[PDB]
Context: bound to proteins that are not shown
RNA sequence: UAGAUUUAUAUAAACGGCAAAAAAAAAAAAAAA
RNA sequence: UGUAACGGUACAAGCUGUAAACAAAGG
Numbered sequence: 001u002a003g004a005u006u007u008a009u010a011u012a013a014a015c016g017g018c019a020a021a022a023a024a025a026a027a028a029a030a031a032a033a
Numbered sequence: 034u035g036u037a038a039c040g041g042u043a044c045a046a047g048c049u050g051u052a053a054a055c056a057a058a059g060g
Base pairs, nucleotide, nucleotide: 006038007037008036009035039050040049041048042047
Other pairs, nucleotide, nucleotide, family: 003052tSS018031tWS022023cHS040053tSS048054tHS055056cHS
């Protein structure tokens, strides 16, 4: 597997520091998960 | 994935997505 198939469900993680708004200039800035 | 909101459909605990129950016979 003929086509079509709106909207919400806060997502660059098919990805990498943690940490608000899935990831925020250095420092202030602190942690048993 | 799952669920829901609206919309269509017997104004629905079903079905379904504005093509909303149906294309199967095309250079």